Released in 2000, the model rests on solution-state NMR data. An RNA structure (PHOSPHOROTHIOATE SUBSTITUTED PHAGE MS2 RNA BINDING SITE), in which 21 nucleotides are resolved. Smith and Nikonowicz published it in Biochemistry in 2000: "Phosphorothioate substitution can substantially alter RNA conformation". It comes from the structure "SOLUTION STRUCTURE OF A PHOSPHOROTHIOATE MODIFIED RNA BINDING SITE FOR PHAGE MS2 COAT PROTEIN".

[PDB]
């Protein structure tokens, strides 16, 4: 970083954490 989970904020876009890659 991608993805997923939590819904934490956020709200159709994403960040935080978390698990995975």
């Nucleotide at each position: 970083g991608g993805g997923a989970u939590c819904a934490c904020c956020a709200u159709u876009a994403g960040g935080g954490a978390u698990c995975u890659c």